[PDB]
C1' cells in the first nucleotide's frame, strides 16, 4: 500500500400488528463511504 469489520455522512429501497434483548438512539434494510481503532478459526459438508 490492499482487503474485511463499524449507529458520521451520501444515495436508494422496504413498511398489516405486538412483545422482549443490546444500546442514549433499532428497519439492527442494501450499496457507497470520511476519520479513528481494530484483524485467522472456535469448524463445515
Nucleotide at each position: 500500500g490492499g482487503g474485511c469489520g463499524u449507529a458520521a455522512c451520501c444515495u436508494c429501497c422496504a413498511u398489516c400488528c405486538g412483545a422482549g434483548u443490546u444500546g442514549c438512539a433499532a428497519g439492527a434494510g442494501a450499496g457507497g463511504g470520511a476519520a479513528a481503532c481494530g484483524c485467522a478459526g472456535u469448524c463445515u459438508c
Released in 2018, the model rests on X-ray crystallography data to a resolution of 2.9 angstrom.
The RNA with a sequence from Sweet clover necrotic mosaic virus has 45 modelled nucleotides.
Sample source: In vitro transcribed with T7 RNA polymerase.
Steckelberg et al. published it in Proc. Natl. Acad. Sci. U.S.A. in 2018: "A folded viral noncoding RNA blocks host cell exoribonucleases through a conformationally dynamic RNA structure".
Entry title: Crystal structure of an exoribonuclease-resistant RNA from Sweet clover necrotic mosaic virus (SCNMV).
The entry is indexed under RNA maturation, exoribonuclease resistance, viral non-coding RNA, RNA.
Crystals were grown by vapor diffusion, sitting drop at pH 6.5.
NCBI's taxonomy places the organism under Viruses, Tolucaviricetes, Tolivirales, Tombusviridae, Dianthovirus meliloti.